[PDB]
RNA sequence: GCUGCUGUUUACCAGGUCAGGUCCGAAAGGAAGCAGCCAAGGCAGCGGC
Repeated sequence: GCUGCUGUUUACCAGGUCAGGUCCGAAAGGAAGCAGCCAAGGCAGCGGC
C1' cells in the first nucleotide's frame, strides 16, 4: 500500500436518505435541500495479503 476489525475525527464546496423549513402549483402534485443519520474520507491500533 490493499483489505478486515476497533477507537476517534469531519459546517457548506457535483455521495444516499432527509425531521424541520423553503420553492413551484387553484388543486392534484411536483422541485431543491441544511441539521441528523447512513455512507465516505482523515488520524491511529491490531490482524490478513
Solved structure of RNA (4.5 S RNA), 49 nucleotides shown. The entry is indexed under GU PAIR, HEXAMINE, RNA PHASING, RNA, CATION BINDING, SIGNALING PROTEIN-RNA COMPLEX. Protein in the same entry: Signal recognition particle protein. The depositors describe the entry as "Variant 15 of Ribonucleoprotein Core of the E. Coli Signal Recognition Particle". Keel et al. published it in Structure in 2007: "A General Strategy to Solve the Phase Problem in RNA Crystallography".